An RNA structure from Dengue virus 4 Philippines/H241/1956, in which 41 nucleotides are resolved.
NMR data were recorded at pH 6 and 298 K.
The structure was determined by solution NMR and released in 2020.
The PDB entry is titled "Solution NMR Structure of 5'UTR Stem Loop B in DENV4 Flavivirus".
[PDB]
RNA sequence: GGUUUGUUUGAAUAGAGAGCAGAUCUCUGGAAAAAUGAACC
Numbered sequence: 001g002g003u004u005u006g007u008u009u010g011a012a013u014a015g016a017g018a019g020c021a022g023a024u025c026u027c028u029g030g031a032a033a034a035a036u037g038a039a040c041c
Stems, first nucleotide, its partner, number of pairs: 001041009013029006
Other pairs, nucleotide, nucleotide, family: 019024tWH
């Protein structure tokens, strides 16, 4: 330096639902980003 994994929060995207609509809100994501620990090369 790289990869994998857990945790930690933030920022986007996608999906779903709701207020009749005026550029709204909530929730979720098989992952990702930053920081940290560990393992492997």